[PDB]
Context: one part of a larger RNA, bound to proteins that are not shown
């Protein structure tokens, strides 16, 4: 690395409350 | 305020043991230990 | 090859050690520890145990 | 009296706020997700509509009937055809005379 | 055209609710609304 | 139907019937106007009907021909000429 | 023989011998404007959130 | 096509010393 | 073995 | 009799009148198909696990959650779970898991 | 289904048959006499052939199993005998393996791969998880009990508080209760140039939800809560409508 788009669960980042 | 260990309960729940009744041929066996029978996939022997 | 515990045992049956044991089942209003999740409620009333 | 594992957690402590934690944004990762609407059929699938925004954009006033349900009165009952009236907006609000609806009686 | 209580504007059971009761709770016994079966009438 | 009248009036949901009746949407009609054509068929006033080949009928010179009639050499411009 | 510009004009069908009729017509039609929002058992759409009840899916007679 | 029922609710009633039931036994005949 | 039909 | 559950009508008022699939029992058969029925059930107003994917097969029917356990179907790897424990059986130059 | 079978393919069994009188199998042999039995022809002497199918010995040899032959003859076996020494044959039945046909780009037990399986079959344990069951919270409904001399437990917006159990898909339909926008009438001693209203925001918060509430930024004249009224009142869609890309 010949499709996004979305959900779910956390990572990093970054930024909120505090 | 935030997040942690621990402990002593509570409610679910799961995973190890220990230990005692009772049951069945009141387990079968087995072991030890005395009759008798039988023999092998026959041992010593022959 | 054949035989019948003897320089090896072995099957069956009884007795005996017995109330042997041990397995499986079952059962303790017996017990000892390991992990987990959860903590609603919100003065006292209740059922109870232990004094 | 009390005490208790008896009608649902409580005690001891730490650390840490110059961060933990709870967000939120982006994007990664494991998973899992088939375009919406609309027709047709038992069902599908075809088939029609869908380039993208924004704004407009479809059960609405009447008039009748009928049920409900509330409010008034109550054998009654309904003031506004229409008349009084009303200085402050008089198209309101107030007031009602003679009728008339409808009901109180039915049946040919 | 006529044009309505016969009879507490009518008796029997059931029934809402109320009383009084004593085994007292239940169950008795009186009153019994609306409705529903009944015998009943009065007007066209 | 009587038998101890239960109704009027307003409001409000709710169905329903009718009015453009939930929106949009169908080939036609119909009134009353506007502009044309399309075809014949006529007519007035005008302007283009041109070229190039064949050469009808008449004429003449004749020849023949007894005359009639025929032919040659011209002349001649008509075939409802013919051709681009 | 065409075309310029003016110009007049009859205008369906079929029936009938002709006439005359039987409805038409403005001819064949075209366009506009009302009517009209004609006539839809049809077609497309037909706008907010939650909660709660929840079917028939068909007998029987016209 | 329309009414009747069915299924689904809503209103008003009356029933608990009562009736139900997509159920299974007993009996009783009969097949 | 089933059926109706009562309890 | 048992078990179950309070059981009963009266009015009115929506909605709906249809298929598809599958079992048995019968009718008939035909080269073989299937044709006709009754039957209850699945579907259908219904989403989940599982079958490699599925209308129509096995489970199982739904509010947000957290723990624990299972149906159905699995447990080399993909894929979460025994390359598990016994006993057998096959060897295909187109094995077999249907 | 293509299904009646076929296979010197294993594996169990079932039947029935020989076997120290020597089981098969292999080695040394016999495998004969009438008889070249009878017909048939160029001939077939058991084996061109067509009919019979006798027979004596024997331990056994056929009117002959095939090969050979012009026909013999030669060889082979049907059947004995000898050496060898122990189990063999036949028919059937179950499993599993191959066959039991199909063609037309590469392709499927999903896939990789698997062979004392990671195939088939059985038993036995232990493990995965469904939204399903169990228990605990919440939510929301229905169902039941309780609640007024308004007890100093104060918790009577009775339209309120409390307890308790059970329950949750859901088209047609039915019922409830909310959320939002334009105006009107009451409120609220109501916000507002120190900044209404709009809009923007990877800033916060509330509500299952429609939706609201608030920072911070733009902006620059007016808006809002609450209780009642009122209607031109909520769009994703109509080959919608206008305008913009």
């Nucleotide at each position: 690395g010949g499709a996004a788009g979305c959900a779910u669960u956390g990572g990093a980042a970054a930024u909120c409350a505090g | 305020g935030u997040c942690a260990g621990c402990a002593u309960c509570a409610g679910u729940u799961u995973u190890c043991g220990g230990g005692g009744g009772c049951g069945g041929a009141a387990a079968a066996a087995g072991a030890a230990u005395a009759a008798g029978g039988g023999a092998a996939g026959g041992u010593g022997g022959c | 090859u054949g035989u019948u515990u003897a320089u090896a045992g072995c099957c069956c049956u009884u007795g005996u050690u017995g109330u042997a044991a041990u397995a499986c089942g079952u059962c303790c209003a017996c017990u000892g520890g390991g992990g987990a999740c959860u903590g609603a409620g919100g003065a006292c009333u209740g059922c109870g145990g232990c004094u | 009296u009390g005490c208790c594992a008896a009608g649902g957690a409580u005690g001891c402590u730490g650390a840490c706020a110059u961060a933990a934690u709870g967000g939120u944004u982006u994007u990664c990762a494991a998973u899992g997700g088939c375009c919406c609407g609309u027709c047709u059929u038992g069902a599908a699938a075809c088939a029609c509509g869908g380039a993208c925004c924004a704004a407009g954009g479809a059960g609405u006033c009447u008039a009748g009937c009928a049920u409900c349900u509330a409010u008034g009165c109550g054998a009654g009952u309904g003031u506004u055809u229409g008349g009084g009236u009303g200085a402050u907006g008089a198209a309101a609000a107030c007031c009602c005379a003679u009728c008339c609806g409808c009901g109180a009686a039915a049946u040919g | 055209g006529u044009g309505a209580a016969u009879g507490c504007a009518g008796g029997u059971g059931g029934g809402a609710a109320c009383g009084c009761c004593c085994u007292u709770g239940u169950g008795g016994c009186g009153u019994g609304c609306a409705c529903c079966a009944u015998c009943g009438a009065c007007c066209g | 139907g009587u038998a101890a009248g239960a109704g009027c009036a307003u409001a409000g949901c709710u169905g329903u019937u009718g009015g453009g009746a939930c929106c949009c949407g169908a080939a036609a009609g119909a009134u009353g106007g506007u502009g044309a054509a399309c075809u014949a068929u006529g007519c007035c006033u005008g302007a283009a009907u041109a070229g190039g080949g064949u050469g009808a009928a008449g004429c003449c010179a004749g020849a023949g021909g007894a005359a009639a009639c025929u032919c040659u050499g011209g002349u001649g411009g008509a075939g409802g000429c013919u051709c681009g | 023989u065409u075309u310029g510009g003016g110009u007049a004009u009859a205008g369906g069908g079929g029936c009938g011998a002709a006439a005359g009729a039987c409805u038409a017509a403005u001819c064949g039609a075209a366009c506009c404007a009302u009517c009209u929002a004609g006539u839809a058992g049809c077609u497309g759409g037909u706008u907010c959130c939650u909660g709660c009840c929840g079917a028939a899916g068909u007998u029987u007679c016209c | 096509g329309g009414a009747u029922a069915g299924c689904a609710g809503a209103a008003a009633c009356u029933c608990a010393g009562a009736u139900c039931a997509g159920u299974u036994u007993u009996a009783u005949g009969a097949g | 073995u089933a059926u109706g039909u009562a309890a | 009799a048992a078990u179950g559950a309070g059981a009963g009508u009266u009015u009115c008022u929506a909605g709906u009148g249809g298929g598809c699939c599958a079992u048995u029992u019968u009718u008939g058969g035909u080269a073989a198909g299937c044709a006709g029925a009754a039957c209850u059930g699945g579907c259908g107003a219904u989403g989940c696990g599982g079958g490699a994917u599925g209308a129509a097969c096995c489970g199982a029917a739904c509010g947000u959650g957290a723990g624990g356990u299972u149906a159905a179907g699995g447990u080399g790897c993909c894929g979460g779970a025994a390359u598990g424990u016994a006993c057998g059986c096959u060897c295909a130059u187109c094995a077999g898991a249907c | 289904g293509a299904a009646a079978a076929g296979g010197u393919g294993u594996u169990a069994g079932u039947u029935c048959a020989u076997c120290u009188a020597g089981a098969c199998a292999g080695c040394a042999g016999g495998a004969c006499g009438g008889u070249g039995g009878c017909c048939a022809u160029g001939g077939a002497a058991g084996u061109c052939g067509g009919a019979a199918u006798c027979c004596g010995c024997u331990a056994a040899g056929g009117a002959g199993u095939g090969u050979g032959u012009a026909a013999c003859a030669a060889c082979u076996c049907a059947c004995c005998u000898g050496c060898c020494g122990a189990a063999u044959g036949a028919a059937c039945u179950a499993g599993c393996c191959c066959u039991g046909a199909a063609a037309a780009u590469g392709g499927a037990u999903g896939g990789c791969g698997c062979u004392u399986a990671a195939g088939c079959g059985u038993a036995c344990u232990a493990c995965c998880c469904a939204u399903a069951c169990c228990u605990c919270a919440c939510c929301g409904u229905c169902u039941g009990g309780g609640u007024u001399a308004g007890c100093u437990u104060u918790g009577a917006g009775a339209a309120g508080c409390u307890c308790a159990g059970a329950c949750g898909a859901g088209u047609a339909g039915g019922c409830a209760g909310g959320c939002g926008u334009g105006g009107a009438g009451g409120u609220u001693u109501g916000u507002g140039a120190c900044g209404a209203a709009g809009c923007c925001u990877u800033g916060g918060g509330c509500g299952u939800g429609a939706g609201c509430c608030u920072g911070g930024g733009u902006c620059g004249a007016a808006c809002a809560g609450c209780c009642u009224c009122u209607a031109g009142u909520g769009c994703a869609g109509a080959u919608c409508u206008u305008g913009g890309u």

Annotation
An RNA structure from Schizosaccharomyces pombe, in which 794 nucleotides are resolved. It was solved by electron microscopy to 2.8 A. The sample was in a buffer at pH 7.5. Keywords: Nucleophosmin, ribosome biogenesis, fkbp, 60S ribosome, RIBOSOME. The entry also models zinc ions. It comes from the structure "Ytm1 associated nascent 60S ribosome State 2". The entry has 55 different proteins, among them 60S ribosomal protein L7-B, 60S ribosomal protein L21-A and Protein mak16. An Rfam search finds the family "Eukaryotic large subunit ribosomal RNA" in it. Rfam 15.1 lists 107,465 matches to the family in 2,616 species.